[PDB]
RNA sequence: GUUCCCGAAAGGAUGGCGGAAACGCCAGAUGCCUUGUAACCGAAAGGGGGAAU
Repeated sequence: GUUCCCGAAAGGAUGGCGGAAACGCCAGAUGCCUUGUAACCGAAAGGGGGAAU
């Protein structure tokens, strides 16, 4: 480099399921946008982190 895995908690946009509805659920990462993080690193401001080849 490339590929793969994990990546807070809400709101919004867009899909999907369910529901008369209200609304619930589900999917995505230089997250599609906003705030910005579970874990890990740093003295702080801050910075995502790992695996395979």
The RNA has 53 modelled nucleotides.
It is bound to s-adenosylmethionine (SAM).
Crystals were grown from: 40 mM sodium cacodylate, 80 mM SrCl, 15% MPD, 2 mM spermine-HCl, pH 7, VAPOR DIFFUSION, HANGING DROP, temperature 298K.
On the sample the depositors note: RNA was prepared by In vitro transcription.
It was solved by X-ray crystallography to 2.25 A.